[PDB]
RNA sequence: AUGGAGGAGCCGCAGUCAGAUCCUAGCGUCGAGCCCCCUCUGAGUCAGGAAACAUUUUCAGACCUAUGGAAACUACUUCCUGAAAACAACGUUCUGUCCCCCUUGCCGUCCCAAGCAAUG
Repeated sequence: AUGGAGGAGCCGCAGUCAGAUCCUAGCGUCGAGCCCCCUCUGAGUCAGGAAACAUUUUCAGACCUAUGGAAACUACUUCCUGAAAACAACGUUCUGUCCCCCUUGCCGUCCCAAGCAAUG
């Protein structure tokens, strides 16, 4: 060290702060929604994947409507993962610390496997 072991870091709006001048709470939760309480915008954008309604555009489509794909001014319209990391884990990155061994060297007639050392 691709990967594994043990160890460490890691989630947009919002939770935290500010403004309009606000308490952006907790309950519920598959997804939603909730008199008061969840009002809105900013405090970083980029890439990839999936998808319901839906603000706009566009394509497929049936003139229109309906359904699906892509792009758009905070994140795509929404959600998730990585680069990032502002509240962490399935998951992901680092850890030459170790192992396998992905990488290199030596030993293996040559090649290959095994073994040792160094290393991402």
Method: electron microscopy, resolution 8.57 A. The entry became public in 2025. This is an experimental structure of RNA (p53 mRNA_CDS_120nt) from Homo sapiens, with 120 nucleotides shown. The PDB entry is titled "Human p53 mRNA_CDS_120nt".